[PDB]
Context: bound to proteins that are not shown
RNA sequence: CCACAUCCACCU
DNA sequence: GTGCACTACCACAAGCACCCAGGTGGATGTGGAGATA
DNA sequence: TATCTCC
DNA sequence: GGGTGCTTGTGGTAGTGCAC
Numbered sequence: 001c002c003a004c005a006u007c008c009a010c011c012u
Numbered sequence: 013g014t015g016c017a018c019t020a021c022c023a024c025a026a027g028c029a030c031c032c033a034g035g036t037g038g039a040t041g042t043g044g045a046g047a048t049a
Numbered sequence: 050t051a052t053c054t055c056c
Numbered sequence: 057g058g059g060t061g062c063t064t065g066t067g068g069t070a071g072t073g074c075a076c
Stems, first nucleotide, its partner, number of pairs: 003042010013076020043056007
Other pairs, nucleotide, nucleotide, family: none
């Protein structure tokens, strides 16, 4: 510094 | 003593706060108008 | 007029 | 938001208070 938000994936 | 209305109790409807599996990887995002320098 | 501060 | 438990409400309904 790693906070939070959003999105995409993987294993049930 | 019975007919009538009354008021406390109950089934039903409405408003409301609260729930909604575990784990991992990656990526990108976090100011515009007024007021004073 | 520029930067800082309020909306 | 969708579903569940909760609270409150409110007219309904029967016990009971006043009049026939």

An RNA, together with DNA: 76 nucleotides with solved positions.
The entry also models zinc and magnesium ions.
It was solved by electron microscopy to 3.2 A.
Primary citation: Murayama et al., Sci Adv (2023), "Structural basis of the transcription termination factor Rho engagement with transcribing RNA polymerase from Thermus thermophilus".
The sample was in a buffer at pH 7.5.
The PDB entry is titled "Thermus thermophilus RNA polymerase elongation complex".